Solved structure of RNA (Ecoli 23 S rRNA Sarcin Ricin loop), 26 nucleotides shown. Crystals were grown from: 1 volume of [3.1M (NH4)2SO4, 50mM MOPS pH7.0, 10mM MgCl2, 10mM MnCl2] + 2 volumes of [RNA in 1mM NaEDTA, 10mM Tris pH8.0], VAPOR DIFFUSION, HANGING DROP, temperature 293K. Keywords: hairpin RNA, RNA labelling, 2'-azido-uridine, RNA. The work is reported in "2'-Azido RNA, a Versatile Tool for Chemical Biology: Synthesis, X-ray Structure, siRNA Applications, Click Labeling" (Fauster et al., Acs Chem.Biol., 2012). The depositors describe the entry as "Crystal structure of a 2'-azido-uridine-modified RNA". Method: X-ray crystallography, resolution 1.1 angstrom. The entry became public in 2012.

RNA sequence: UGC
RNA sequence: CCUAGUACGAGAGGACCGGAGUG
Numbered sequence: 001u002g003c
Numbered sequence: 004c005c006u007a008g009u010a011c012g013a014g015a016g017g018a019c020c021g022g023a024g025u026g
Stems, first nucleotide, its partner, number of pairs: 002025002004022002011016001
Other pairs, nucleotide, nucleotide, family: 006020cWS008009cHS008017tWS009018tWH010017tHS012014tHS012015tHS
């Protein structure tokens, strides 16, 4: 654990 | 980004999961  | 303006929703609205990238 995003864009 | 694809799936897809699909599924869903009277309409107004509008995806999950999965995939392929990218960080």